This is an experimental structure of RNA (BoxB RNA), with 24 nucleotides shown. Protein in the same entry: Probable regulatory protein N.
[PDB]
RNA sequence: GGUUCACCUCUAACCGGGUGAGCC
Numbered sequence: 001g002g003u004u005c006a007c008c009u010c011u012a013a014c015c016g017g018g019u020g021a022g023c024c
Base pairs, nucleotide, nucleotide: 001024002023003022004021005020006019007018008017009016
C1' cells in the first nucleotide's frame, strides 16, 4: 500500500487520541 485480527485510552455519549500482531 492493501487486508484481517487483537489490545489500550478520552466522554454520560457523539466526536476523538494511541498501540500490538498476523496475512498479502
On the sample the depositors note: Synthesis of the RNA fragment from the Bacteriophage phi21 boxB. The PDB entry is titled "SOLUTION STRUCTURE OF THE BACTERIOPHAGE PHI21 N PEPTIDE-BOXB RNA COMPLEX".